Solved structure of RNA (RNase P RNA; TRNA (PHE)), 424 nucleotides shown. The entry also models magnesium and phosphate ions. It holds a match to the Rfam family "Bacterial RNase P class A". The family is grouped with related families in Rfam's "RNaseP clan". A reference for the family is Frank and Pace (1998), "Ribonuclease P: unity and diversity in a tRNA processing ribozyme", Annu Rev Biochem. Rfam's curators write: Ribonuclease P (RNase P) is a ubiquitous endoribonuclease, found in archaea, bacteria and eukarya as well as chloroplasts and mitochondria. Its best characterised activity is the generation of mature 5'-ends of tRNAs by cleaving the 5'-leader elements of precursor-tRNAs. Rfam links the family to the GO terms dimeric ribonuclease P complex, tRNA processing and ribonuclease P activity. Method: X-ray crystallography, resolution 3.8 angstrom. The entry became public in 2011. Crystals were grown from: 1.8M Lithium sulfate, 0.05M sodium cacodylate, pH 6.0, VAPOR DIFFUSION, HANGING DROP. The PDB entry is titled "Structure of a Bacterial Ribonuclease P Holoenzyme in Complex with tRNA". The work is reported in "Structure of a Bacterial Ribonuclease P Holoenzyme in Complex with tRNA" (Reiter et al., Nature, 2010).
[PDB]
């Protein structure tokens, strides 16, 4: 190399130009409850 | 703007679970199924054991038929009490025939064939009139003694002669086991509109006490 | 063990919001140690979807 | 490639593209 | 996401 | 369960 | 492995070529049967539509008020 048997792992990436779902930070409005933007 | 962002099977819903609600308790049901172990737990995972197949490396297979009951069609002489005699195979006589051979009646086989998926132990000898574990062999079993294993079960000895399958039929024996399911369930807000029924019925499958 | 209409059962009509459950768990990962093995135990580090008509597309490039 | 979470775990099975890593045979060589 | 039904001649349906 |  | 609708043929008009004979067509009315991976694929059994076990495919049912 060729037939076959038992097993492990991984689910194409890393680089760009727009869109989404939840946390946090923040810009604020706060007479409360809360209301939005990034 | 920083940080996370579907899976090995996120599936099918086949089992175990934890977590919610339904008042108690037996029964029944339902589930596992060699035997030790793992584990929240299992009908999974490991190990180990017997039986099968492959050259082989490795795969599949799982209590219990002397606790009962039931069913095994069809083919067959016979299929669960040891049931049968079909083509056969030896004796003993009567009859026919020149013999081979036919016929009739009493008797002994389960050995060879055929029939099956299996025919109540398997194959070779010895013994039988022909034959049978009848006696021996080696084999399978099943009963008992001794070793080694926690154990399932393995080795070796003895010894009658031994008596079907199916429990993915019902059951026996050993273990576990309520039932539903996040549309469980618990809160808040909105809104309309209420009628008819209960030997009593329903209280989270069924039956019995409660 | 209750319980009697407020309880079941049937016909009919109201809503077809929004908040909990809702993600931290018999959890991964990396050693060490027992155990043939499954695993267990012991110490580090980690927060890994919580949607609700329901979040991952599109176009380009070496595979 | 198979293919997308709905209350979360152990597992089973059925669906699928690849890579390594062992052991077995069999042929051909140093 | 979970819980029950069913697949019989070509149709409906028996066991 | 023919 | 079975009933109905069902299809394949023969029979025959009270239909039609004209009226008959000859011959055509069969809605019907007779008979005759034509037939199937039992949704697919393995175990168990000497046989499984019926039993054991996964797949596939085609319906439904579920929430809060009163």
């Nucleotide at each position: 190399g060729g037939a076959g048997a038992g097993g492990a792992g991984c689910a194409g990436g890393c680089g760009g130009u727009c869109g989404c779902g939840g946390g946090g930070g923040c810009g604020c409005a706060c007479a409360c409850c809360u209301g939005c933007g990034c | 703007u920083c940080c996370c962002g579907a899976g090995g099977a996120a599936a099918g819903u086949c089992c175990g679970g934890a977590c919610u609600c339904u008042g108690g308790a037996g029964c029944g049901g339902g589930g596992u199924g060699c035997c030790g172990g793992g584990u929240a737990a299992c009908g999974c995972c490991c190990g180990g054991g017997a039986g099968g197949g492959g050259u082989g490396a490795c795969c599949c297979u799982c209590g219990g038929a002397c606790a009962g009951g039931g069913c095994c069609a069809u083919a067959g002489a016979g299929a669960a009490g040891a049931a049968g005699a079909c083509c056969g195979c030896c004796c003993g006589g009567g009859g026919g025939g020149a013999a081979a051979c036919u016929u009739c009646c009493g008797g002994g086989c389960a050995a060879g064939g055929g029939u099956g998926g299996a025919a109540c132990g398997g194959u070779g000898g010895g013994g039988u009139a022909a034959g049978a574990g009848c006696c021996c062999a080696c084999c399978a079993g099943c009963g008992u003694c001794g070793g080694g294993g926690c154990a399932a079960c393995c080795c070796g000895g003895c010894g009658g002669c031994u008596u079907g399958g199916c429990a993915a039929c019902c059951c026996c024996c050993a273990c576990c086991u309520g039932g539903a399911g996040c549309a469980a369930g618990g809160c808040c807000a909105a809104g309309c509109a209420g009628g008819g029924g209960g030997u009593u019925g329903g209280g989270u499958c069924g039956c019995u006490c409660c | 063990c209750c319980u009697a209409u407020u309880c079941c059962c049937c016909c009919g009509g109201g809503u077809u919001g929004g908040c909990c459950g809702c993600u931290u768990g018999a959890g991964g990962u990396g050693u060490g140690c027992g155990g043939u093995a499954a695993c267990g135990c012991a110490c580090a580090c980690c927060c890994c979807a919580g949607a609700u008509u329901g979040a991952u597309g599109a176009c380009c490039g070496c595979c | 490639a198979c293919a997308g979470a709905a209350u979360c775990c152990g597992g089973c099975u059925u669906a699928u593209g690849c890579u390594c890593c062992u052991c077995u045979c069999c042929c051909g060589u140093g | 996401g979970g819980c029950c039904a069913g697949g019989u001649a070509g149709c409906u349906c028996a066991g | 369960g023919g | 492995a079975g009933a109905g609708c069902a299809c394949u043929g023969g029979a025959u008009a009270u239909g039609g070529g004209c009226a008959c004979c000859c011959c055509c067509u069969a809605a019907g009315u007779c008979c005759a049967g034509g037939u199937g991976u039992c949704g697919g694929c393995g175990g168990u059994u000497c046989g499984a539509u019926u039993c054991c076990g996964c797949c596939c495919c085609u319906g439904g049912c579920c929430a809060c008020c009163a």